[PDB]
The depositors describe the entry as "Crystal Structure of protein-RNA complex".
This is an experimental structure of RNA, with 50 nucleotides shown.
The structure was determined by X-ray diffraction at 2 angstrom resolution and released in 2013.
Guo et al. published it in J.Biol.Chem. in 2014: "Biochemical and structural insights into RNA binding by Ssh10b, a member of the highly conserved Sac10b protein family in Archaea".
The entry is indexed under PROTEIN-RNA COMPLEX, DNA/RNA BINDING, RNA BINDING PROTEIN-RNA complex.
Crystals were grown from: 18% (v/v) PEG 5000 MME, 100mM Bis-Tris, 200mM sodium malonate, pH 7.0, VAPOR DIFFUSION, HANGING DROP, temperature 293K.
The entry also contains DNA/RNA-binding protein Alba 1, not shown here.

């Protein structure tokens, strides 16, 4: 330096799922 | 009997980034 492969922390976008609330048929 | 829309809360999964690592070439 590398379209090599990976790992930690920190920020930080979405998203399943349990509980809570709240607004119908 | 149907189980939609939104607010939290826990968990956790998928990116996006910042800062460090580790192995290879």
């Nucleotide at each position: 330096g590398g379209u090599a492969a990976g790992a930690g922390c920190a920020c930080c976008c979405g998203a399943c799922u349990g509980c809570u609330c709240u607004u119908c048929c």